[PDB]
Context: one part of a larger RNA, bound to proteins that are not shown
RNA sequence: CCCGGUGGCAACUAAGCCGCCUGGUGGAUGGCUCGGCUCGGGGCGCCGACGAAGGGCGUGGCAAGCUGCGAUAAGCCCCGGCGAGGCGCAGGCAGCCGUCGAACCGGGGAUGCCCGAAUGGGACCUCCCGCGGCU
RNA sequence: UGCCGCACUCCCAGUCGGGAGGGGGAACGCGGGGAAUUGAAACAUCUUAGUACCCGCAGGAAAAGAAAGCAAAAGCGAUGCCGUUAGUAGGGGCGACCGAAAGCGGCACAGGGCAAACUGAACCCCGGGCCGAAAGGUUCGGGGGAUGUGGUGUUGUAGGGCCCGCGGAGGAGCCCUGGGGGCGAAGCCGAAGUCCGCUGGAACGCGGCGCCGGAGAGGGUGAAAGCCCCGUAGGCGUAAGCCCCCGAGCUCCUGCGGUGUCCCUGAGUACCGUCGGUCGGAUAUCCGGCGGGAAGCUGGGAGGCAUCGGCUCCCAACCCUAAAUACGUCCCGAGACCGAUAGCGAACUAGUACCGUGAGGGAAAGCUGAAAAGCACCCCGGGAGGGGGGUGAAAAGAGCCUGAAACCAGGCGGC
Numbered sequence: 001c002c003c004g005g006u007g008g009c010a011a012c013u014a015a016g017c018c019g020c021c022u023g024g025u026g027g028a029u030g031g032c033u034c035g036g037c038u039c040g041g042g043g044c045g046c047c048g049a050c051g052a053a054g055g056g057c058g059u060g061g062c063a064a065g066c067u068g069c070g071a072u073a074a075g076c077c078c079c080g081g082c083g084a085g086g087c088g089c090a091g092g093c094a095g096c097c098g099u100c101g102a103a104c105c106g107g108g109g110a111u112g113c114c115c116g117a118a119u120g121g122g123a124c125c126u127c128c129c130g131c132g133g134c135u
Numbered sequence: 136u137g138c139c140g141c142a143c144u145c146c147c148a149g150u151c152g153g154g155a156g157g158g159g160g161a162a163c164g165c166g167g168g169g170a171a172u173u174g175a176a177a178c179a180u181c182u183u184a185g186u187a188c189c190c191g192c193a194g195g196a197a198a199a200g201a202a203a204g205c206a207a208a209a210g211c212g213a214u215g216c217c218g219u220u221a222g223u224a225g226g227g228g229c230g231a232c233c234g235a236a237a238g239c240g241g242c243a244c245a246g247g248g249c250a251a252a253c254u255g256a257a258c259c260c261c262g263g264g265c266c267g268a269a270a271g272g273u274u275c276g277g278g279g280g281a282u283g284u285g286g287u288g289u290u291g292u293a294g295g296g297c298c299c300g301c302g303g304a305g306g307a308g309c310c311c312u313g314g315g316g317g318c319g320a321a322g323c324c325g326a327a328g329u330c331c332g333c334u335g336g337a338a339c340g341c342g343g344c345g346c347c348g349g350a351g352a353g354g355g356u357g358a359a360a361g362c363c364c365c366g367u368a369g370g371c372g373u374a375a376g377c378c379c380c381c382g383a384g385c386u387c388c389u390g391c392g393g394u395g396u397c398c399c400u401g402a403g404u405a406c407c408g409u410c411g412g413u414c415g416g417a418u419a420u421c422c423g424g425c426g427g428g429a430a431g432c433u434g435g436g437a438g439g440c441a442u443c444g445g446c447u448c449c450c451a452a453c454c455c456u457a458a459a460u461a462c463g464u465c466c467c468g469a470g471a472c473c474g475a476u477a478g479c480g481a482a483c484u485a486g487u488a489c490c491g492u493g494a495g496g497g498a499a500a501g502c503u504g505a506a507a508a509g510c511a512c513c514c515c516g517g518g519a520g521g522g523g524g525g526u527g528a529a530a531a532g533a534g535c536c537u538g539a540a541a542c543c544a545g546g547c548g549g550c
Base pairs, nucleotide, nucleotide: 016550017549018548019547020546021545022544023543024542030536031502032501035473036472037470038469039468040467041466043465044463045462046159047158054115055114056113057070058069059068061093062092065089066088076109077108078107079106080105081104085097086096087095120129121128122127130141131140132139133138134137143156144155145154146153147152163194164192165191166190167189168188174181178228204211205210215242216241217240218239219238225233226232246455247454248453249401253286254285257284258279259278260277261276262275263274264273265272266271291432293400294399295398296397297395298393299392300391301390306387307386308385309384311382313381314380315379316378317377318376322371323370324369328344329360330343331342332341333340345362346361347351353365354364355363406427407426408425409424410423411422412421434450435449436448437447438446489496490495509535512523513522514521515520
Other pairs, nucleotide, nucleotide, family: 025541tHS026540tHS027538tSS027539tHS028538tHS029537cWW033474tHS033475tWH035478tSS036478tSS042043cHS048117tWS049119cWH051117tHS051118tWS052118tHH052158tWS053116tHS058073tWS060063cHS060088cWH063064cHS064090tWW067074cWH075110cWW082103tHS084098tWS084099tWH084101tHS085102tWS132138cWW135136cWW142157cWH148151tHS160161cHS160194tWH162195cWW162462cSS163461cSS164197tSS169185tWS169187tHS170186tWH171184tHH172183tHS173182cWW175230cSS180230tWW181231tWS194196cSS195461tWS196460tWH199214cSS200213cSS201245cWS201246tHS201456tWH202212tHS203435tSS204448tHS206209tWS206447cWS207438tWS213458tWW214459tWW220237tWS221236tHH222223cHS222234tHS223235tWH224234tHS227230tHS227231tHS243458cSS244457cWS245456tWS245457tWS250289tWH250290cWH251288tHS252287tHS252295tSS255284tHS256283tHS258284cSS267269tHS290400tWS291450tHS292434tWH297394cWH298394cWS305306cSS305387tSS306307cHS310383cWH319375tHS320373tHS325368tHS326347cSS326350tWS326366cWH327361tSS334338tWH335358cWS336357tSS337357tSS338340tHS349368cSS350367cWS352366tHS356360tWH386387cWS400432tHS402430tHH403404cHS403428tWS404429tWH404452cSS405428tHS413420cWW414416tHS416439cSS419439cSS463465cHS473477cSS474482tWS475482tWS475501tHS477482tWH480485tSS481485tSS485499tHH486487cHS486497tWS487498tWH488497tHS491494tHS503507tWH503531cSS504506tHS504508tHS504529cWS505528tHH506527cWS507530tWW508526cSS508531tWW509533tWS510524cWS511524tHS516518tHS516519tHS525532tWW526530tWH527529tHS527531tHS
C1' cells in the first nucleotide's frame, strides 16, 4: 500500500432541559428626610351692614399650574430697624430696582371688580333693569 | 359726566331723623325633639339610650351660685372641680343588667341688689350755648314720668319702716399738665488651632504638638469638627403698649340705743287628686298637662308611707356676680413614636386630577454630582439614534444613589 464484509466503539446533528457568566427588563433592599403622629405648655382665643367667611372672573415682557394681589392688580405711601444686594415655588433669555439706605423685619395708611346675610328692583346661567336729589 | 341716598323686622321718636338685628366659627357650652341594629344565647317589661341623628340659642369660656339647704343629742355654713365614699344604699321578667348622694381629704375663695311699707317730682335721656385733661358741672329747646322718675330699704320669731331720742370721719373712687420705677420687641454682645506630617478628588481621618470652657446642647460646612460658621452657657438694651404708687381736679347719701295692741316682707304660687314622660329614688326623684286651690307676721316651710304631738333647722314663689374648670380650626416646646405599600387621605402644582343628573365618591407620584464641570469635535443615518472622542475620584448621563427576584436573549459546560 490492494479490495470486499463485519461486531464494540467512536465524533461530530436539530429542537429542547439543567446550571454558570455577560447583558436586557423591573424597581425590592439599604442608607437618607424642609413631612406626619402623640404628649406636655397655657402663649393666644371670636370675625360680620365701616359689607364677613366662602366662591367666580381677572392680574406677570416672554407665564400653563400653585401661591400672592384687585383695573394703583407676584404690588402703591410713610415712620423705625438691618446694612448690600434684590426681582415668590423656580437652577432661563432679555432687562430693571437699590448707597437720595432697597430687598427683608415691626408698626401704620391707601386702593380694593362680580356674586354672596346681600339689603333700590329682578334673576334658566356670578348678569341685567330703575328712582330721586347735587353738581 | 361726576356724586350721596332708596331692603325687611323692631326701639326712641315724628312727619326730620338717631339706633339695633339678620350671616360665619374645628372642639368645648346652654335649651328642646328623639330611633333601630344589639344583649338578654328566642322575645313583649328591660337593654341598646336620653345614645346616633334633627331644631333652636351664646361666648372666649359657658352654665351654676349666696340655704323656705345639710344634719341629728355634735354641729356645719354660697357655687363649681379633683380623689374616695362604692359596684355600696337602692332599681330591676329581683332576670340580663343598671346605679347615686351626704360625709371625709384637697384646689380656689366674695358677696351684693330689687318689690313693698314711708316720702311725693326733690328724677332720667337727646340736641344745641359755655367750662374743663377729666372725672363731670351749668344754661336754652325737646322726649319721658302721679297707671309713681328719684330718696329709703332688703331679713327669721327676725329684719326693715314709722316713733322717741344722743350722735353728724362716706370718702372711697374716678381724670391725667405733672413724676419715678418696672414689665415689655423687632433687636445687640458673646471664648478658644483651620499648627506640622501621611491617606485621599476633598480631612470633619490617622499620628504628633497645643488651647477655651458659667460655653463638650443641636445644626451646617467637598468624610466622623468644643477651638471654620451659626449658635450655646451667660451678659445686654429697648418705642409703643401695660402695671404700681406720689401728686392733680372733681363727686352722692350719710351713725348709734331702744319703746310701741302701728305698717310691710313676691298667688293660679305652696298644697291635693288624676294622666303622660323621666329618675337609683323605692307607698319616699324631678318635669309637664287637666280639674280643684291657701295662709299671708297672732304668719309660713322641711326633717325618705300618711297623720297627731314634741324638738331641731330655715323664710320659696324677683335680679346680678370673679377665681379655681372644659376645648384647641391656631402658635410654642419635647419624644423607648413612623421613616415613602409606613406615617395624616395628602413628605410633591391634594381634598388636586378624575368619576357620578345629584346628594356624594376619590388616586398615583421623594433621592445626578463636591461642583453642571448637564458631553466641544469627526463619520454614518430621513430622523429618534449608533459609533469614535471628551468632563469627572467615579457615568452616577436627567429613560440619573444602591440596583434584588421573577422573566427574556446570547455564550460556555453537561445531556
Molecule: 23S ribosomal RNA, nucleotides 10 to 561
Organism: Thermococcus kodakarensis (strain ATCC BAA-918 / JCM 12380 / KOD1)